[PDB]
RNA sequence: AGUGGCGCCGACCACUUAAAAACACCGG
Numbered sequence: 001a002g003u004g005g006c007g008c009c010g011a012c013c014a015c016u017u018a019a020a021a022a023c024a025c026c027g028g
Base pairs, nucleotide, nucleotide: 001016002015003014004013005012008028009027010026
Other pairs, nucleotide, nucleotide, family: 002018tWS003019cHS004021cWS006010tWH006026cWH011012cHS012025cWS013022tWS013024cWS014020tWS
C1' cells in the first nucleotide's frame, strides 16, 4: 500500500489484489 479489522491508526495481525478468520497481540 490494500481488505477485513484489533479499539484509534499504521503496517500492527491474518491475508495479499479479494474478502473472509479474530467482541485478537504491537506502539504510542